[PDB]
Context: bound to proteins that are not shown
RNA sequence: AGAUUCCGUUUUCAGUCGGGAAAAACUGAA
Numbered sequence: 001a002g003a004u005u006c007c008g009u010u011u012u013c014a015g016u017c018g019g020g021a022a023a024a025a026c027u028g029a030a
Stems, first nucleotide, its partner, number of pairs: 005020004011030006
Other pairs, nucleotide, nucleotide, family: 004021cWW019024cWS020023cWS
C1' cells in the first nucleotide's frame, strides 16, 4: 500500500445491486 468477511429473502417463488463490522430495500404470485 492493497487486498477478506457478513448482511439486506428470513414459509417459498417472480425482478436487480451495494454497504457496514452485529447495523441497514418492496410489491405481486403461491
Annotation:
An RNA structure (RNA (33 NUCLEOTIDE RNA PSEUDOKNOT)), in which 30 nucleotides are resolved. It was solved by X-ray crystallography to 4.75 angstrom. It comes from the structure "HUMAN IMMUNODEFICIENCY VIRUS TYPE 1 REVERSE TRANSCRIPTASE COMPLEXED WITH A 33-BASE NUCLEOTIDE RNA PSEUDOKNOT". The 1998 paper behind the entry is "The structure of HIV-1 reverse transcriptase complexed with an RNA pseudoknot inhibitor".